[PDB]
Molecule: MERS 5' proximal stem-loop 5
Organism: Middle East respiratory syndrome-related coronavirus
RNA sequence: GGAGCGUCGUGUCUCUUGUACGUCUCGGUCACAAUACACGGUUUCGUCCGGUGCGUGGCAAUUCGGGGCACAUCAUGUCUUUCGUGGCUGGUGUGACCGCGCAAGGUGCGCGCGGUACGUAUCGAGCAGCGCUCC
Numbered sequence: 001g002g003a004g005c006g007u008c009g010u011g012u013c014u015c016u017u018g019u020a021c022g023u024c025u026c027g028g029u030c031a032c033a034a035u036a037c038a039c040g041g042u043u044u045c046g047u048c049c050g051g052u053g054c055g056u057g058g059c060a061a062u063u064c065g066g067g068g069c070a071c072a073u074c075a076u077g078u079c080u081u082u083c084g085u086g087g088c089u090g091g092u093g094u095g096a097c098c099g100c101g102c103a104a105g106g107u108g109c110g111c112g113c114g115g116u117a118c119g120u121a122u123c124g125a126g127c128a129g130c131g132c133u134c135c
Stems, first nucleotide, its partner, number of pairs: 001135006010128002013126003018122006024068002028059005035053003039050003069095007077088003096116007
Other pairs, nucleotide, nucleotide, family: 016123cWW017123cWW025064tWH026064cWW026066tWS027061tSS033054cWW034054tWW036051tWW038051tHS042047tWH063065cWH063106tWS063107tWS103109cWW104109tWS105108tHS
C1' cells in the first nucleotide's frame, strides 16, 4: 500500500428521511417596595437601611398606535428623463413565507391547524482515523 470485519457513535467531512426546539431592532423620566447583592452603616454572623438589578404605580416608548430596518402596492411628485426596470419623497398593508377555519380586545387585530425555507440536537447511510485478521 491492498482486501475483510469491529469498537468509541472521534472528524469546524458529505448526503437523506422522521421527530423535537428556535428565527426583526430600539424603547425615556420620577416615586415606592417584597426578594437578592459588590461596597458603606447596625449586629459575632444573618436579617434590616443607602444604592443597583428585578418587581409595582403616574406620564408613557406598558400593550409594542413613538423611532429605525425589510417586503408588496399606489401616486407621472421627482431623478435616469430612449424602453419604462431601479433610486428619492409621501400614503396604505404585512413582518421567516403561503393557505384554511373560528373570534377575543382600550390600542396593537387574536387564537388554532397544515405545508415550505434556514439554524441546532437526534436517527440512518457513505468516507477518513482507531483496533483485529490476511497478502